[PDB]
RNA sequence: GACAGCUGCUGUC
RNA sequence: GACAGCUGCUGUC
Ligand code: A1AZM
Numbered sequence: 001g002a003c004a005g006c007u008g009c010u011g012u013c
Numbered sequence: 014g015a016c017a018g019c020u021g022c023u024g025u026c
Base pairs, nucleotide, nucleotide: 001026002025003024004023005022006021008019009018010017011016012015013014
Other pairs, nucleotide, nucleotide, family: none
C1' cells in the first nucleotide's frame, strides 16, 4: 500500500 | 444480495 477471516451497532435500496 | 458509516483484532503479500 493491498487481499482474506472474525463479530457488532446506525442508516439506504 | 448490494451500498454508505463508526472504530477493533488476526493471517498472508
Ligand atoms: C461488517 C472496523 C474498522 C473500520 C471499518 C470497519 C477503520 C461486519 C462486522 C464488522 C465490520 C463490518 C458482521 C468493522 C470495521 O467492520 O468492524 N458484519 N460481522 N455482521 N475502519 N479501521 N478505519